Shown are 50 nucleotides from a PDB entry: RNA with a sequence from Drosophila melanogaster. Ions in the entry include magnesium. The depositors describe the entry as "Structural Basis of MicroRNA Biogenesis by Dicer-1 and Its Partner Protein Loqs-PB - complex IIb". The organism belongs to Sophophora, within Eukaryota. Method: electron microscopy, resolution 3.26 angstrom. The entry became public in 2022. Among the 2 different proteins in the entry, which are not shown, are Endoribonuclease Dcr-1. The sample was in a buffer at pH 7.9.
Context: bound to proteins that are not shown
RNA sequence: GAGGUAGUAGGUUGUAUAGUAGUA
RNA sequence: CAUACUAUACAACCUACUACCUCUCU
Numbered sequence: 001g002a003g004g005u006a007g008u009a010g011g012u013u014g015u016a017u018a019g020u021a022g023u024a
Numbered sequence: 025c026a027u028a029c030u031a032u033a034c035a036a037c038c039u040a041c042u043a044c045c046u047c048u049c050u
Stems, first nucleotide, its partner, number of pairs: 001047007010038005016032003020028002
Other pairs, nucleotide, nucleotide, family: 009039cWW015033cWW019029cWW022026tWH023025cWW
C1' cells in the first nucleotide's frame, strides 16, 4: 500500500407511524 | 384539507477515526 472484518460518530435517500404552527 | 419547518424506528449508500487480521511493503 491494497483488502477483509468489528466499534463508534457525521450524514444522504427511501419507506412507515406520526408531532407542532396552520387554515377550515 | 392542500402549506411550511420535521422527528423516531428501520434500511441501503457515502465519508472521518480506531483495534486486529490475510497479502504486499519492509